[PDB]
RNA sequence: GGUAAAACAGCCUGUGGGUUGAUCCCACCCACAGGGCCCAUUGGGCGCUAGCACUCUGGUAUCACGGUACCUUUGUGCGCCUGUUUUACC
Numbered sequence: 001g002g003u004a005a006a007a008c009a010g011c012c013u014g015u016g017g018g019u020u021g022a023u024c025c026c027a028c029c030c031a032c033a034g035g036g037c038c039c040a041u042u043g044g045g046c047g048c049u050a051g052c053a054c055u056c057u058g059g060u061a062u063c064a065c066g067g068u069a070c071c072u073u074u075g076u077g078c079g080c081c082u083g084u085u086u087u088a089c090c
Base pairs, nucleotide, nucleotide: 001090002089003088004087005086006085007084008083009082010081011035012034013033014032015031016030017029018028019027021025036046037045038044039043047080048079051078052077053076054075058071059070060069061068062067
Other pairs, nucleotide, nucleotide, family: 020026cWW040056tWS040073cHS050079tSS055074cWW056073cWW057072cWW063066tWS064066cHS
C1' cells in the first nucleotide's frame, strides 16, 4: 500500500516557524497574533448539504386545565466530514 481497528484534533483569518510529498505546489503540523459568532457568561460552545434520540432554557397556541402540538436555547449518546496519529491484518 491496501485492510481492519483504535487514538487525537477541528470558529475564521493572517504572523512566524519548520517539516513535509517534495523541492515544488502542497499538505500538514509547531506555534503566535487578530477578527469573530452563539449561550443560560468568573464561564462555556462554534468541522454537519446528514441526520437520529433524549434532555435542558425560554416562548406561542390549544385543552376535560390532567395534557397535547410546535418553536427556541442547553447538554449528552449515536451517526456523519475532514485531517493527524497508533496498532494490528494482508